[PDB]
Context: bound to proteins that are not shown
RNA sequence: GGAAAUUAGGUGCGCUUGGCGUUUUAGAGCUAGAAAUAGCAAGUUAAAAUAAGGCUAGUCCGUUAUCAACUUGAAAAAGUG
DNA sequence: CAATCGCAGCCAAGCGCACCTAATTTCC
DNA sequence: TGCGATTG
Repeated sequence: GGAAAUUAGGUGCGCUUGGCGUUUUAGAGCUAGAAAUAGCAAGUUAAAAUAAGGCUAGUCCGUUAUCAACUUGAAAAAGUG
């Protein structure tokens, strides 16, 4: 400098899931006043979106890595002082 | 224009493999 | 820390 075992602590890559949030709309606001407003009532929920989107159309992919310029090249990369 | 203030998606579960460091035993 | 908004 290595290998295996034991003990303990970490890191990376990948997959499958849950709950929020936020956005727009729906949930008949009322009374008074010409209006500005004032006085009340009400509030708890839901749908849909959650990278724009893409073609390869899959219950798939879409945020990592890698990157001066010039020439070559699809790219990777090589060549140039 | 500038000087100045404001703002940024988050919380959680399970599983698999591969590494790393640092101690011990035995070896190359 | 790049940028949207507000103020001066």
Entry title: Crystal structure of the Streptococcus pyogenes Cas9 VRER variant in complex with sgRNA and target DNA (TGCG PAM). Shown are 117 nucleotides from a PDB entry: RNA (Guide RNA) with a sequence from Streptococcus pyogenes, together with DNA. The structure was determined by X-ray crystallography at 2.2 A resolution and released in 2016. NCBI's taxonomy places the organism under Bacteria, Bacilli, Lactobacillales, Streptococcaceae, Streptococcus. The work is reported in "Structural Basis for the Altered PAM Specificities of Engineered CRISPR-Cas9" (Hirano et al., Mol.Cell, 2016). Crystallisation conditions: 15-17% PEG 3350, 0.4 M KSCN, 0.1 M Tris-acetate.